[PDB]
Context: bound to proteins that are not shown
RNA sequence: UUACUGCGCAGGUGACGA
DNA sequence: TCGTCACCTGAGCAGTAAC
Numbered sequence: 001u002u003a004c005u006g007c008g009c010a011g012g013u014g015a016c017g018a
Numbered sequence: 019t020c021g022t023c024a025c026c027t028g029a030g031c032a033g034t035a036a037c
Base pairs, nucleotide, nucleotide: 002035003034004033005032006031007030009028010027011026012025013024014023015022016021017020018019
């Protein structure tokens, strides 16, 4: 990679505690 | 090191673009 929107799947990750 | 509550990110397809 004009973008917006939606969705699926996959990966995991973040914060709080003790 | 682990419990607990929470939801983030990447890839890709399809329909549509605020009187």
Record summary:
Shown are 37 nucleotides from a PDB entry: RNA with a sequence from Rhodobacter sphaeroides ATCC 17025, together with DNA. Taxonomically the source falls in Cereibacter sphaeroides (Bacteria, Pseudomonadati, Pseudomonadota, Paracoccaceae). The 2018 paper behind the entry is "Accommodation of Helical Imperfections in Rhodobacter sphaeroides Argonaute Ternary Complexes with Guide RNA and Target DNA". Protein in the same entry: Uncharacterized protein. The structure was determined by X-ray diffraction at 2.6 angstroms resolution and released in 2018. It comes from the structure "Ternary RsAgo Complex with Guide RNA and Target DNA Containing G-A Non-canonical Pair".